[PDB]
RNA sequence: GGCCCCUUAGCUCAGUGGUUAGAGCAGGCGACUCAUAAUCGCUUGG
RNA sequence: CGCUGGUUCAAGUCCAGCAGGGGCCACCA
Ligand code: ILE
Numbered sequence: 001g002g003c004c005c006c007u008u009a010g011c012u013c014a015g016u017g018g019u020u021a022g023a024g025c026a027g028g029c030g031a032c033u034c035a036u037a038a039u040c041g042c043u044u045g046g
Numbered sequence: 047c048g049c050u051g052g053u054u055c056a057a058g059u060c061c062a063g064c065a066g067g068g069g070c071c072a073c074c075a
Base pairs, nucleotide, nucleotide: 001071002070003069004068005067006066007065010025011024012023013022018055027043028042029041030040048064049063050062051061052060
Other pairs, nucleotide, nucleotide, family: 008014tWH009023tHH010045cWH011025cWW015020tWS015047tWW017054tWS018056cSS021046tWS022046tWH026044cWW031039cWW053057tWH054056tHS057060tWH
C1' cells in the first nucleotide's frame, strides 16, 4: 500500500428496513428458619 | 445502537467518511 470484522444499558453477549431494543450479569425489598447459610418471588436499567 | 451523513414512506436494521478496537495479503528507497 490492497482486500474485510463490527461499533447497544453500570458490564458482556443478541436483534429480519414496518407494528421488538433482547437476556444474562451485581445490588434493593420481601418469602422460610428462633435466627444466619443455602434456596424462592418482585424489581431500580438502555 | 461511536460522531455525522447517505438513499430510502418505511434503516439498531442497508451503505459508509473518519475514529476506535481488530486479521491477512504483501515488502530489495
Ligand atoms: N540502493 C537502492 C535502494 O536502496 C537499491 C534499489 C536497493 C534497487
An RNA structure (Isoleucine tRNA) from Escherichia coli, in which 75 nucleotides are resolved. The entry has 49 different proteins, among them 50S ribosomal protein L23, 50S ribosomal protein L34 and Ribosomal protein L21. Bound small molecules: isoleucine (ILE). The sample was in a buffer at pH 7.4. Released in 2024, the model rests on cryo-electron microscopy data to a resolution of 2.8 angstroms. Entry title: Structure of the Escherichia coli 70S ribosome in complex with A-site tRNAIle(LAU) bound to the cognate AUA codon (Structure III). Rfam match: tRNA. The family is grouped with related families in Rfam's "tRNA clan". Rfam describes the family as follows. Transfer RNA (tRNA) molecules are approximately 80 nucleotides in length. Its family is annotated with triplet codon-amino acid adaptor activity in the Gene Ontology.